Solved structure of RNA (Large Subunit rRNA, nucleotides 1 to 368; 5.8S rRNA, nucleotides 1 to 142) from Giardia lamblia ATCC 50803, 474 nucleotides shown. The depositors describe the entry as "Giardia Ribosome in PRE-T Hybrid State (D2)". The reconstruction used 31,100 particles. Released in 2023, the model rests on electron microscopy data to a resolution of 3.25 angstroms. It holds a match to the Rfam family "Archaeal large subunit ribosomal RNA". Rfam links the family to the GO terms structural constituent of ribosome and ribosome. On this family, see Yusupov et al., Science 2001: "Crystal structure of the ribosome at 5.5 A resolution".
Context: one part of a larger RNA, bound to proteins that are not shown
C1' cells in the first nucleotide's frame, strides 16, 4: 500500500402502503389591527375582536389533581342556573374570575422507573421485544 | 327503515262553471291539509286506523 | 418523569394585585408544590408537575326533514320569472340588475268586405276580450263637451 | 274676439304600472345529518339530444348504458316507438359499470416536447428488500 467480512453512518433504486387539496358553520393552534370608548389623548378601552395563517373531528377541545378549601369539608372533565362581586383600571372611561350551593351527565386508566430477559408484534429486536 | 290499504251524497233552483242556495240525509280511531269551472268531511288525492 | 421546577433580567399576557399563564436569556435543585401581600425561620393541612390515553353530558353551517300572532313581488334572500351571482360593469382584485299573474279551457281571434300592399272594417271564439294580457290609480295628453 | 291656455258641466280615449287580491320563493325557529379526494376531490374548460339556444344532466358506452326490484300507460313540439297477463310508456329506489381536458393535479412544459418497453415513466414520508460507498469502529488477510 492494496484485499475480504462483521459493526455503525449514509447513497441509489425497486415494492407495499400512507401524505397532499376542498367545504363562508362549530373545534383547536398561531400572528394580530383599527376605527372606537375616554366628551381631547399618550396607559387603559374597543379586544385576548376583524383580518392573515395552520390544523383535525363528527364534535372538537379539556379531563382522572404538583386541584380546592379552612368545614361537624369535598374529590377527573365538559356544560347549564347562581352570585357578579373580590379584585383591577390616568383606581378614570371602562373592566371582571372563582370556590361554595342547585343541575345535565358520569369511568376510568396507562407508559417510563423496577423486575424477568426475546418466551416478543422474531429480514425486527438485548442501546429492550414481550410478559409483570 | 320500507311497505300499504283507506270511510262515507242526494234532489231541486239557478250559474260560463258550485265548490253557491233551499230541503234532507250519510261517514268520522278520517271535520289536518291539497286539487277540482264560484267557498267540498261525503268529486279526487290524502288524513286516522297499520303491517312485516 | 432534569436543561426539568425554580430563581434573575427583560418582552406579552391576566381580575391576579413585589407577578395570572407565557416566553427569550442567564443560572440551574432534591424529596418537591400549594395554602388569593413579598422576605426569613417553624408548623399545619393537601396534592405529587417536568410522560401518555378516554365515553358521556355540549356546540353548529352546507344538505335534508318539519312548523311559525313572519315578508308578500320597491317587500322577503342580491336572486318567486325554465337560464341569479345570470345580463352587463371593470385590466383586475371585485362589482351586479332588472323581468311574477290571459282564460275555466288557446278555445290565442269565425267569415264577409275594402285593400297594390301595410292593414283597416264587420264582427268571432268567451261569462267577459282578459285579444298579449287580472284589477288599472295618480301624474300627463287627445276628442268632444261646458266654464273663465 | 278667434285659437291658446287653464277651470272641468259631463262622456270617452291614450300613458304609466298604483292599489288590491293572489303565490311551487324568501326569512326566522326547531329537529335530523356529519357523509369529499391519489380508488383523481372541490371547481373549471370543452364536448354530448332526430330536428338543440340557455339551463340541467351526461362524458367519445355522452340529454345516458346495464342488473335487481316496484310501476303499469305514455312520451310537452313535430316525429317514431311502445301497446298484446308482460310483451312493458312514464315515473320510482338501489347497485354495477363508462367517465375527455384541465385543477391536490403527478414524464417535462400547457397544448408543444421527451425517455421507454409496451410495463410504464411526479414529489415527500414508513417499513421491508436489492445495489454500495467511508484515511468511521474494527477484524482476518497481504
Nucleotide at each position: 500500500g492494496g484485499c475480504g467480512g462483521g459493526c455503525c453512518u449514509g447513497a441509489g433504486g425497486c415494492g407495499g402502503c400512507g401524505g397532499g387539496g376542498g367545504c363562508g358553520a362549530c373545534g383547536g393552534g398561531c400572528g394580530g389591527a383599527a376605527c372606537u370608548u375616554a366628551a381631547g389623548c399618550a396607559u387603559a378601552u374597543c379586544a385576548g375582536u376583524a383580518c392573515g395563517c395552520c390544523c383535525c373531528g363528527g364534535a372538537g377541545g379539556a379531563g382522572a389533581a404538583a386541584c380546592c378549601a379552612a368545614c361537624c369539608g369535598g374529590g377527573a372533565u365538559u356544560c347549564c342556573c347562581c352570585g357578579c362581586u373580590a379584585g383591577c383600571g390616568g383606581c378614570g372611561a371602562g373592566c371582571g374570575a372563582c370556590g361554595c350551593g342547585g343541575g345535565a351527565g358520569g369511568a376510568g386508566c396507562c407508559c417510563g422507573c423496577c423486575c424477568c430477559g426475546a418466551a416478543g408484534g422474531c429480514g425486527c429486536g438485548c442501546u429492550g421485544u414481550g410478559g409483570g | 327503515g320500507c311497505c300499504g290499504c283507506g270511510a262515507g251524497g242526494g234532489g231541486g233552483c239557478c250559474c260560463g262553471a258550485g265548490g253557491g242556495c233551499c230541503c234532507c240525509g250519510c261517514c268520522c280511531g278520517a271535520g289536518a291539509g291539497g286539487g277540482u269551472g264560484c267557498a267540498a268531511g261525503c268529486c279526487c288525492c290524502g288524513u286516522a286506523c297499520g303491517g312485516c | 418523569g432534569a436543561g426539568u421546577a425554580g430563581c434573575g433580567c427583560u418582552g406579552c399576557u391576566u381580575g391576579a394585585g413585589c407577578g395570572u399563564g407565557c416566553a427569550g436569556c442567564g443560572c440551574g435543585a432534591a424529596g418537591g408544590g400549594a395554602g388569593g401581600c413579598g422576605c426569613g425561620g417553624c408548623c399545619c393541612u393537601u396534592c405529587c408537575a417536568a410522560g401518555g390515553c378516554u365515553a358521556a353530558a355540549u356546540a353548529c353551517g352546507c344538505c335534508c326533514c318539519g312548523g311559525g300572532a313572519c315578508c308578500g313581488a320597491u317587500a322577503g334572500c342580491g336572486g318567486a320569472c325554465c337560464a341569479a351571482g345570470u345580463a352587463g360593469c371593470g385590466c383586475g382584485a371585485g362589482c351586479g340588475a332588472a323581468c311574477g299573474g290571459u282564460g275555466a279551457a288557446a278555445a290565442g281571434g269565425a267569415c264577409g268586405c275594402c285593400c297594390u300592399g301595410c292593414g283597416g272594417c264587420c264582427g268571432c271564439u268567451c261569462a267577459a276580450a282578459a285579444g298579449a294580457c287580472c284589477u288599472g290609480a295618480a301624474c300627463c295628453c287627445g276628442g268632444c263637451c261646458g266654464g273663465c | 274676439g278667434c285659437a291658446c291656455g287653464c277651470c272641468c258641466c259631463g262622456c270617452c280615449g291614450g300613458c304609466g304600472g298604483a292599489u288590491g287580491c293572489c303565490u311551487c320563493g324568501g326569512c326566522c325557529c326547531g329537529g335530523g345529518c356529519g357523509g369529499c379526494g391519489a380508488c383523481g376531490a372541490a371547481g373549471a374548460g370543452c364536448g354530448c339530444g332526430g330536428c338543440g339556444g340557455a339551463g340541467c344532466g351526461c362524458g367519445a358506452g355522452a340529454c345516458g348504458c346495464g342488473g335487481u326490484g316496484c310501476g303499469g300507460a305514455c312520451c310537452c313540439g313535430c316525429c317514431c316507438g311502445c301497446c298484446c297477463c308482460g310483451a312493458g310508456a312514464a315515473g320510482c329506489a338501489c347497485c354495477g359499470a363508462u367517465c375527455c381536458u384541465c385543477g391536490a393535479a403527478c414524464g417535462c412544459a400547457g397544448c408543444g416536447c421527451g425517455c421507454c418497453c409496451c410495463g410504464g415513466c411526479g414529489c415527500c414520508g414508513c417499513c421491508g428488500c436489492c445495489u454500495c460507498g467511508g484515511c468511521g469502529c474494527c477484524u482476518g488477510c497481504c